Context: bound to proteins that are not shown
RNA sequence: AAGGACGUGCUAAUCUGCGAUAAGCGUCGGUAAGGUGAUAUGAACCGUUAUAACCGGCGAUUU
Numbered sequence: 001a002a003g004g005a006c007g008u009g010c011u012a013a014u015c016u017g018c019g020a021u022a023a024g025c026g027u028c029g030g031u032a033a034g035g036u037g038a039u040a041u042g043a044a045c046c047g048u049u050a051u052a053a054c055c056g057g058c059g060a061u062u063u
Base pairs, nucleotide, nucleotide: 005063006019007018008017010042013039014038015037025059026058027057028056029055030054034046035045036044
Other pairs, nucleotide, nucleotide, family: 007022tSS009037cWH012040tHS016023cWH021024cSS024060cWW031053cWS032052tHS034052tSS
């Protein structure tokens, strides 16, 4: 390193993704009017064309 163990969310079993910066964090670009992966979409909120989210290149963290 390959591969695991055990965690990690708003919370809660397992799945998915990710590692104590933990369903993500930065940076440059694309993209966008609707969204915050699933059983189970609820609670809270955010964006709305120029301030959510998603995609890709580089970096970070990587028990």